[PDB]
Context: bound to proteins that are not shown
RNA sequence: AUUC
RNA sequence: GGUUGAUCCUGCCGGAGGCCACUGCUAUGGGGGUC
RNA sequence: GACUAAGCCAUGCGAGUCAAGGGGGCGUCCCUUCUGGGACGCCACCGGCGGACGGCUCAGUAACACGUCGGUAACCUACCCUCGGGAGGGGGAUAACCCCGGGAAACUGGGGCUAAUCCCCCAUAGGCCUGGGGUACUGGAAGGUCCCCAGGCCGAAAGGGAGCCGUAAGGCUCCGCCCGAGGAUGGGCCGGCGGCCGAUUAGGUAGUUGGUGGGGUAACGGCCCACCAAGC
RNA sequence: GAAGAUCGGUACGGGC
RNA sequence: GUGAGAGCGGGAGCC
RNA sequence: GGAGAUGGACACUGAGACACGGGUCCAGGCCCUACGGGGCGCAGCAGGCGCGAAACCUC
RNA sequence: GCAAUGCGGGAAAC
RNA sequence: GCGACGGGGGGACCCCCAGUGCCGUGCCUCUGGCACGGCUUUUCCGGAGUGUAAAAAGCUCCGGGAAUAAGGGCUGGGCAAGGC
RNA sequence: GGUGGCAGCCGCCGCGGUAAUACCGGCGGCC
RNA sequence: GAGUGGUGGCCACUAUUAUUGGGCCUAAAGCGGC
RNA sequence: GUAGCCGGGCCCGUAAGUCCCUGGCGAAAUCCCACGGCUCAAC
RNA sequence: GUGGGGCUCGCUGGGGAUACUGCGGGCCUUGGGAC
RNA sequence: GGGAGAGGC
RNA sequence: GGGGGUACCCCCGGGGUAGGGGUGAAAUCCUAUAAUCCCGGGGGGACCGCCAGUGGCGAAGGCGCC
RNA sequence: GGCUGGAACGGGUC
RNA sequence: GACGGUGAGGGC
RNA sequence: GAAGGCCAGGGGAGCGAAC
RNA sequence: GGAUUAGAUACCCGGGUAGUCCUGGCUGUAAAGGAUGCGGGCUAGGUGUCGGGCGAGCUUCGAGCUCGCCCGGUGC
RNA sequence: GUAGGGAAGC
RNA sequence: GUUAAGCC
RNA sequence: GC
RNA sequence: GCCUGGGGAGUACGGC
RNA sequence: GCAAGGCUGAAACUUAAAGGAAUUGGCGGGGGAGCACUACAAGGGGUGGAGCGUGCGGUUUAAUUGGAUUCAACGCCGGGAACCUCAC
RNA sequence: GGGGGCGACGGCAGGAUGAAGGCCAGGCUGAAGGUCUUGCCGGACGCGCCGAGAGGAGGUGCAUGGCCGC
RNA sequence: GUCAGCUCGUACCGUGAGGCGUCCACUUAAGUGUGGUAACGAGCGAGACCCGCGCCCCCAGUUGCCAGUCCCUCCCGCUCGGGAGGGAGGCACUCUGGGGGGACUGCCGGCGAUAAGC
RNA sequence: GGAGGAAGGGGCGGGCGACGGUAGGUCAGUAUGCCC
RNA sequence: GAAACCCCCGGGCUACACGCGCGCUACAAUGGGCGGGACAAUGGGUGC
RNA sequence: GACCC
RNA sequence: GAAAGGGGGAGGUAAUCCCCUAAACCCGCCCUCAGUUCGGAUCGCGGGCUGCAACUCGCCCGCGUGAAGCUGGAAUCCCUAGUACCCGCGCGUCAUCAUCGCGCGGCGAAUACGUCCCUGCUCCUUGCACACACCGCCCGUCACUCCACCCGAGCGGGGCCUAGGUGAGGCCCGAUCUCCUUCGGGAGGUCGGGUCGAGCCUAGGCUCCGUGAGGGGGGAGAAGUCGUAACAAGGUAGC
RNA sequence: GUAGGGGAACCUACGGCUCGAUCACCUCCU
RNA sequence: UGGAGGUGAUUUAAAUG
Repeated sequence: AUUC
Repeated sequence: GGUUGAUCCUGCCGGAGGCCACUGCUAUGGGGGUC
Repeated sequence: GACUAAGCCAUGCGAGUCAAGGGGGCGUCCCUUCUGGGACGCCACCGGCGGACGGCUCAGUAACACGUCGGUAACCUACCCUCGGGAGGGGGAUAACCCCGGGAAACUGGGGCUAAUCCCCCAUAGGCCUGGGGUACUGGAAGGUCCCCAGGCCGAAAGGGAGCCGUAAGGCUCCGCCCGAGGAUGGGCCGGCGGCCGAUUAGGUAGUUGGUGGGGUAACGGCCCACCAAGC
Repeated sequence: GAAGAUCGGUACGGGC
Repeated sequence: GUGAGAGCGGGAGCC
Repeated sequence: GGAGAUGGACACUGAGACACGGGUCCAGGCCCUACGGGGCGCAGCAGGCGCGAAACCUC
Repeated sequence: GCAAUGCGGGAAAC
Repeated sequence: GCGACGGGGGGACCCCCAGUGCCGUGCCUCUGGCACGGCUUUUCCGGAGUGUAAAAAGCUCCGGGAAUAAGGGCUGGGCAAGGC
Repeated sequence: GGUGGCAGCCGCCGCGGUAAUACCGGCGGCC
Repeated sequence: GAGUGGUGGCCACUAUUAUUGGGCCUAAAGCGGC
Repeated sequence: GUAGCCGGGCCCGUAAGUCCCUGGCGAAAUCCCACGGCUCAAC
Repeated sequence: GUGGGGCUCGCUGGGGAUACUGCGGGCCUUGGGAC
Repeated sequence: GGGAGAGGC
Repeated sequence: GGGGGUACCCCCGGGGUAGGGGUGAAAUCCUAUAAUCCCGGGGGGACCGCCAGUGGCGAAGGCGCC
Repeated sequence: GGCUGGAACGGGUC
Repeated sequence: GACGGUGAGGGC
Repeated sequence: GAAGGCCAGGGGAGCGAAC
Repeated sequence: GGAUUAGAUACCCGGGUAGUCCUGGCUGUAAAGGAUGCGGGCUAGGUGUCGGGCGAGCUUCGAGCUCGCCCGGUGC
Repeated sequence: GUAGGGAAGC
Repeated sequence: GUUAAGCC
Repeated sequence: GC
Repeated sequence: GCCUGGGGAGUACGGC
Repeated sequence: GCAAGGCUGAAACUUAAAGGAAUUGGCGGGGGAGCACUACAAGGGGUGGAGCGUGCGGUUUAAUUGGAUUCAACGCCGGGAACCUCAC
Repeated sequence: GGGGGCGACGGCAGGAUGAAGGCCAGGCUGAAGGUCUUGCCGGACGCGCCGAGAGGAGGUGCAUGGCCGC
Repeated sequence: GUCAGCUCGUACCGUGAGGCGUCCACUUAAGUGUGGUAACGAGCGAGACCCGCGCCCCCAGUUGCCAGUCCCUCCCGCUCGGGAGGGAGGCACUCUGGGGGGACUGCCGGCGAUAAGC
Repeated sequence: GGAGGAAGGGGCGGGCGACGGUAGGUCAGUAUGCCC
Repeated sequence: GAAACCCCCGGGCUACACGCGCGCUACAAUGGGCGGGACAAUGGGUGC
Repeated sequence: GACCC
Repeated sequence: GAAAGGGGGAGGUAAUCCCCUAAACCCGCCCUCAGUUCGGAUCGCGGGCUGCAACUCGCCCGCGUGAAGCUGGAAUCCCUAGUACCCGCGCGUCAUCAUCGCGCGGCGAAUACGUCCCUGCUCCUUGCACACACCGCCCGUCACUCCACCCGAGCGGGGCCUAGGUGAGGCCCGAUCUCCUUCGGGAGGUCGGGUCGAGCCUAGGCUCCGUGAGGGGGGAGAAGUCGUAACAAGGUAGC
Repeated sequence: GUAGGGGAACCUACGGCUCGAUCACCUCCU
Repeated sequence: UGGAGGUGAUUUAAAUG
C1' cells in the first nucleotide's frame, strides 16, 4: 500500500 | 509457496488482512454506547 | 433466548383516575340537641374519561407490502383552536342500602326504597333525498358552496357544578352542555415510477376483461348482482 | 404472455 | 460489512 | 412503515377494534371438581422447563 | 423508584 | 398510576484512556539481572466531604506502603525467531 | 535429553526407517 | 499483549465473472455448413 | 433469414434523448470538517 | 452540542442551447443490388 | 460485352 | 439423354499335358469330368489410368472418359 | 448433345 | 438510390 | 449435409463385417 | 477351413452372408480439422502460379510466344 | 520475410 | 505476419 | 460491430 | 455463439 | 426417430494437480559413420561325459568364524590354517 | 568347551598394632601358590565403592579418509 | 575404458532451462589432422615421455673370455699326422656396462586437391 | 605399392588411466566419527 | 568395559545323500616299458 | 653346500 | 645304505664357491589293438624326515592291491607370430608341505590381411506418455475390504386440487309464545324460508418423507489373479 | 464416425485425420 | 541453404520385472  | 532432472505457461489450491457467531487457556482500574 | 421451538409455562407485577357529577355507610368534634343542623376525614357503589397509545416478536406476505413524486371535485375523525347561534316543557327506573336466599365453587335469584352531568318523550333549531328557477364564492376546471319556491323523511341540549359580594332580592368570576362553518390532529382509498432466483415451469384466465342498469360502502371501484359482448 | 405470463423457490420493506 | 475505485455481500438490536 | 397474539373462523361496544393482560364456535394441549360442573395459552418485565454449539436479577 | 422524560385522569395541588 | 422510562445487580458485547513502578552509583554474561541509597502512590487498604429519590460508582482531601497486579501463541520454508 | 515409518506432526510444500534445526520435553529466542 | 489461540460465514486476495477489464490454432472454449 | 443490437455523405425543421440556470421535494439518527462542554478522548 | 457539507444518484414546475443520437421533409453515389 | 471452370441435373 | 475405354469374372469351341496357386516357411484350395498358359467367339456388373499442376469449381459435404 | 446455378474482369449504363 | 452487417427463435 | 445403418422394390462382376 | 503360438476368439493364407451399385423414403452423425465465426478501414518489401483487361516487342499469322503494369484468386 | 503480436511452436 | 494469430 |  | 481446475459424466432423472 | 440412435443435461462423492510449448540426457524389434579374437567370419587347441586337487552353495555340528554372487563372486581376500595365524 | 589375568588419574571403607603384593611341601585340577590347607615372606599404598580410562578382527563401507575394480 | 572424452576467457544467439566453439566434407589408433564456417583463442586427456628387445662404433679386461704363439705331461692308426689337460702369455672373439650412431613417409611411382593423408 | 636396409610406416613388448559416475569392494592392512 | 579387553590347554575352519566353477591324470601305437645318447634361461644362498 | 664314506 | 635317507665336510657375505650334467627329442630291444606290459584311483604291511606335538590332520620310499574310464548331448572358452599348442625349470608362500600365483627358457604351426550378420561400445541425426532413465512407463475384466449413489416388488405413513354427502356458527325476512314498559318498544324461547360458512366423511388424481428382497455402475485400498492394449516403426502406425 | 464379433484389455469392415517412423523415386517451392 | 506434398514398398517367432 492501486502489492504479492 | 505448490506440476520438471532443469525451463517458460495456463490453471486451481494454500498463506498474508478486516468484520460477525460459537469456543480453549488466561485476566488489575476507570469512562462512554443505539450490546 | 434473533439462528433450533410464533415450543410449553408455577408464582408476583405490566392501566388507571375524578369527592368541584350523585345519593349513601361510618368516625372525631361545634351550636343546640328528646328529634336535628353543621364542619371534618376514610369506604364502596352509580356516573364520566382512558383502557384502540405505549410494550413484545418477525410466523405469514413477491403484494400497491415498502421507497418516492402526485391525487381525493370519491371519504371518516372523540380530545384541541376561531367565529356565528341555542339551552323551553314533561316523565322514568335502578345500583348503593334493608329482608330472605341458592351453589362445592365460578357465579347468581326474589321482594322493598332512592339520586344524578343516568335514561326516555314534546316543541323549536338543525340534517338528508328529489323536482323547478337565480347566478353570490373558491378553483386550472364545479355532481361543491350561497339565494327563492315544492314533496317528503330523520331530529338537539346539563344553566349542571364550585366560590364570594348577597339581610334578602340578584350580580361577579371559574369549570362546564347542544347545533352550524372552517382549521388542526389521526387515518381510509387511488395512480406513475423503482428494488430477488428458476424454462429439466410455455401457454394462462371464464366475475375472467370491458360495457349498460342497480345494490352496498364513510367513500370511488367486478366490491357484489341482473343483462349484453369477447375480451384481458 | 419469450422485453418471460403462469407456476415453483426463498424472504417482512426502507433509512442503513 | 468489505474493497483504491468500479463493485460484491447482509439487512436481529436504533428510527 | 407493515403484520401477529396456540391454529382456523365470526361478532358486541365505541370517534377509533372484528380488540395481547375483553366476548363466541371448532381443533389441539392443560388445571380445579363434592362428578352435577367450572376455568387457562408471558411473541410484556423478571423467573422455570424443553431445545440446542449458542443468550442475565423471581431487585 | 415515579426524583427526571412523557402518557392517561383531575379546575388544581396531585 | 405507569416492569414505558429512569437506577443499580450479572456478562472477556463494542469503543476510548491507564496500571503491573521511578531515579542515582556500583558488579555481571552489560539488552537485562543482582546489591546498596533515595523517591512516588495511578492502582490497593482504612477514613471525612461531595455526589444520589435513597444507595452505589465517580470526584476533592487525609493516614499506611513497592507494597496488591502477565499471559497466549509460535520457533524447516512461506514468515519474525536455535544447526544446542 | 528422549522416540526410532512406532508414536506423532502437517491450512499448503512436506517431516519421522537409532547421529530428527520439523515429533515429545529442558534451556534459549521471536510476535 | 489484558489478552492471545481454535472452528464456521461474508468481502478482499481474484483481470478465477472481466462496463471500467478476461479468454476460445496447438492448453477449458467458434454451432458440420448456410 | 424474423425480432433485437449496430448502421454512409450534404441542406432545412423539431426539441424526445443530452448539456446549462433556477423553483418544490428526497424526516431524524448514521458519515466528513471546524469550534465549544465532560481532565483530553470515546461521547 | 452549535454551524458548514455530504447521503437516500431518484422525482417533479419553469427558462435557455442545438454539436451528437431520435423524429419529419429535401438532395446524392461511394456500400449493396440490377443490367 | 468478350472470356474461364472435375459447379448441378 | 446418348456414345465409348481398357481391365476383370463366367460360359462355348480349337491347341497342349502335368502341374497351378500361395507363404518368412507351409497347408487348406484348383486340376486327367484336362487345370495353369495360348488362340477364336458369346454374356455380365462396377470403375474412368497416363496427361494431372501447394492447378480449377462449389456454403460446406463434395466434383475428373467423350 | 440439351436444361440450369454462382463468380472474376471490362463498364462517364441503371 | 443506403435498399446494408450480424442474427435469439425458426428453416434448408 | 461423407461413410455406416434402417424400411420397400431391383441388381450382384470385383471386394468383403459375421461365419 | 488352413497355419503361427504357451494360448491366438487376431495379425498371414483359401473360401464367404450382409453391404458396397440403381429407384422412392427415413436416420442427421465424423480428427464434418484451416482443430482458426462473419462484414468494414488501416499497417515494408521480394518471388512463383490461375482468370480477365491494358501497353510493348516477336511471329511459322495460330484462341501463338516473351517482357512490364492494374484487378481478383492461389503458394512460399 | 519488415514493424507488431505470442508461453513458445510460430 | 495485407490469404494476421497486428492496430481499430 | 453482431 | 461458446469457456470458467482434474474426475464422477456426457452418466442419472425429466422432456422432445 | 420404425429401429439403431440424436438434441437437452445435474448431484452425492473423490482429488493436487490434470493440461500446453520448449531443454539436456537415456533408450528404440529408427537412419548414417566408425571399432574389438574378453565380437563374428577363416582356422589351431579345448571345456561340457570318468577318477581325482582345490574353491563355492546346501546339509550336518558344541563350533564347522567372516567377506565376495552376471560380465566386474567361486586356486579371490596374496586364504598352500597341525600349535601360532583366529575372528568360531 | 574349559581355566586364569588386567581399572593410569581423582576421590570413599582401610592400613606400620602393617596395606597391596610373593612362596617350600601336599590337596582341588587337563595342568597350575589360580584357590586351599599347612605358616612363612616383604614394607606403602589402597576395585570391597563410585567416577574415569586402557584395550576391542564388536556394529555401521548407506557416517568417512586412503587404496583398488568396472 | 587407454574409451576419446571433459571444460574454460571474451564475443554472439535464446524471455529462460540452454546453445555456439565441440558442427559439415575428407582423414586418423585418437576432439588425430587439413579445408569450410558466429566464432576467435586456450587448458586437461591423446601424442610427446620413461623401461626393455634387435644392428653398428668408441672406451674398459676382473671374479668373465681362450683364437693364434712358447714350454711340460699323457693317449691314438706309432706318428708324416690327430686329440686332452697344466703353466706362461694375450683382450683378439663371446660377454659385462658407460657413451654414441641408426628410421625421417627421407628417396621413387600412383590415389586424393596441388592440402591432410592413403 | 617399390627400392636400399639389422630394422619401415606408434619398428616390437611393457609403465603412465582426464572431468566424473558406479551409495561397486575394503573400517578383518593401517588412519578415523558415532554407537556399543 | 570384570567382559565383546589380555594370556594358556584341548577341539573346529579338513564334516558329506547332493548342485556348480577352475584345473590335473587318462581313456593308449600321433603309445607303455627297459638300457644307451643329446642341448637351456630366469632367479636365489650366512636363521643359509 | 661341492667332495669322501 | 636297495630306496627314502644317514655320518663327516672344501669353498662361498658371491661375474670367484653352490643350488645346476632339465624335459619334450634321438638309437637299439620287448609288447601288437587288448580294459591289455593301457589307466593308477582305493586299500594292507613295513622303512624315513621336519617339528615342542604328526590320531583328528603333514610330506617321502619298498613290496603287494588294481576302481571308473574305449573320444564325451544341448551348450560353451582362449588365441593373429617366436603368437597358440606341447615340454620341463626358477622365485613367492615356507620349520615341514605346490595339481596355485608371478616369471623363465626348449620345440614351434594353421588361417585372415575382411565385416558389422551375432555379442557390444563411441559419434551425428530422428521419435518418445521415459528421468528410479526399457531390468522405464503402463491398461482392462474376475476376486477381496471400505465409502457415496442409481433402478426397484413389497411396506408403513403425510400434503395439495377436484366431485359428491354433512355441517358448529353468523346474517336477513317472516308467524307465534313468555316476562318487562316510559306505550316508543325492549330481552329471550320455539318454528318456516333464504343465504354465507370453519370443520368432518367418501371417492379420484398428483406430491413428499421412512424402510425395502433383488439388480447396476462410480470412487478409494493393495495386490489375489489372467493376459500385454498404449508410449520407439511399442514389434499389425495411432486415432 | 458407424456396424458386427470376443475371458479381458481388444479384433475386423467402409469413409476420414496426421496429433505417423524408414528407404527409393516423383512433384511443388525458397 | 532450407522447406511442403504424392506413390510405392518394410523376410519367422521375442511375454514379464
Overview: Solved structure of RNA (rRNA 16S; mRNA) from Pyrococcus abyssi GE5, 1485 nucleotides shown. It comes from the structure "High-resolution cryo-EM structure of Pyrococcus abyssi 30S ribosomal subunit bound to mRNA and initiator tRNA anticodon stem-loop". An Rfam search finds the family "Archaeal small subunit ribosomal RNA" in it. Clan: SSU clan. Gene Ontology terms of the family: ribosome and structural constituent of ribosome. A reference for the family is Yusupov et al. (2001), "Crystal structure of the ribosome at 5.5 A resolution", Science. The reconstruction used 1,000,000 particles. The structure was determined by cryo-electron microscopy at 2.25 angstrom resolution and released in 2022. Among the 28 different proteins in the entry, which are not shown, are 50S ribosomal protein L7Ae, 30S ribosomal protein S17 and 30S ribosomal protein S2. The organism belongs to Pyrococcus abyssi, within Archaea.